An RNA structure, together with DNA, in which 24 nucleotides are resolved. Primary citation: Nowotny et al., Cell(Cambridge,Mass.) (2005), "Crystal Structures of RNase H Bound to an RNA/DNA Hybrid: Substrate Specificity and Metal-Dependent Catalysis". Ions in the entry include magnesium. Crystallisation conditions: MPD, NaCl, HEPES, pH 7.5, VAPOR DIFFUSION, SITTING DROP, temperature 294K.
[PDB]
Context: bound to proteins that are not shown
RNA sequence: GACACCUGAUUC
DNA sequence: GAATCAGGTGTC
Repeated sequence: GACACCUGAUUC
C1' cells in the first nucleotide's frame, strides 16, 4: 500500500 | 439511511 473484519462516539 | 470523527486487528 491492498483486501477485509471490527471498536467507541458525534450528528443530519 | 447518510456523513464525519477516531482507534484497532486479521492477512496478502